[PDB]
Description
An RNA from Homo sapiens: 125 nucleotides with solved positions.

RNA sequence: GGUUGCCGAAUCCGAUGCUCGGUACGGAGGAACCGCUUUUUGGGGUUAAUCUGCAGUGAAGCUGCAGUAGGGAUACCUUCUGUCCCGCACCCGACAGCUAACUCCGGAGGCAAUAAAGGAAGGAG
Ligand code: 2BA
Numbered sequence: 001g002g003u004u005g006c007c008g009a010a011u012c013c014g015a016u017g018c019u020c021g022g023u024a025c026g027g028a029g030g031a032a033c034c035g036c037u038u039u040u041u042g043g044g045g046u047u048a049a050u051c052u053g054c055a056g057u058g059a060a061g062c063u064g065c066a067g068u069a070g071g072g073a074u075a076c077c078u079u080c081u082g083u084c085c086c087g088c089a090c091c092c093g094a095c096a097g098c099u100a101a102c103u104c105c106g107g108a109g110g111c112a113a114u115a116a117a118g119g120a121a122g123g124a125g
Base pairs, nucleotide, nucleotide: 004112005111006110007109012022013021014020025106026105027104028103029102034097040094042095043092044091045090046089051067052066053065054064055063056062070086071085072084073083074082076123077122078121079120080119081118
C1' cells in the first nucleotide's frame, strides 16, 4: 500500500474472448572499492521460520519432546512494560560476497470477535 482489524512484498487500474498490459509495494543477478581466498564435507535463494541437545533409526530424511537465532499481536498511533503466540514452507541446479550503470522477476495466500482489545509515557483526536 490494502483492511473494520491482523500477518504478509502481495493493493489497485485497464484491456479483454478470457489471458494479456500496467500498479502501490517487493525479490534476485550484476563493476570499481572493500571482502573472502575453503563450494562433495557441495553451494546458494525467498521467508521471522534457523540452530541446538534427547528418544523413534545403525545413516540422509521424517516424527515427538525440551529449547533457541529470529519474528508477530497486544484493538487511535509509536515506545517501554507485562501478557499471548509463530518459529512453516518453497525453490535454484554445480552456480551467484558486496555491487554504480544495467538485466531478470514477484505483486500469493491466510486469519480475528468481550478479549492481557492489560498498564505506563509522549502524541494524535
Ligand atoms: P496471534 O498474534 O495470537 O494472532 C492470531 C490471529 O489473530 C492472527 O492470525 C490474526 O488473524 C488475528 N489477529 C492478531 N492480532 C490482531 C489485531 N490486532 N486485530 C485483528 N486481528 C488480529 P494469524 O496472523 O494467521 O496468526 C498467526 C500467529 O502466528 C499469530 O498469533 C502470531 O503469534 C504468529 N505470527 C503471525 N505473524 C507472524 C510473523 N510475521 N512473524 C512471526 N510470527 C507471526
Description
Taxonomically the source falls in Homo (Eukaryota, Dipnotetrapodomorpha, Amniota, Homininae). It comes from the structure "Structure of Human pir-miRNA-208a Apical Loop and One-base-pair Fused to the YdaO Riboswitch Scaffold". Released in 2019, the model rests on X-ray crystallography data to a resolution of 2.95 angstrom. The entry is indexed under microRNA, RNA processing, Protein-RNA interaction, RNA. An Rfam search finds the family "c-di-AMP riboswitch aptamer (ydaO/yuaA leader)" in it. On this family, see Barrick et al., Proc Natl Acad Sci U S A 2004: "New RNA motifs suggest an expanded scope for riboswitches in bacterial genetic control". The family has 106 seed sequences and 7,607 matches in Rfam 15.1. Its family is annotated with cyclic-di-AMP binding and regulation of gene expression in the Gene Ontology. Rfam describes the family as follows. This family represents a conserved RNA structure found upstream of the ydaO and yuaA genes in Bacillus subtilis and related genes in other bacteria. The ydaO/yuaA element is thought to act as a genetic 'off' switch for the ydaO and yuaA genes in its native state. It is believed that the element may be triggered during osmotic shock leading to activation of ydaO, a predicted amino acid transporter gene, and members of the yuaA-yubG operon which code for KtrA and KtrB K+ transporters.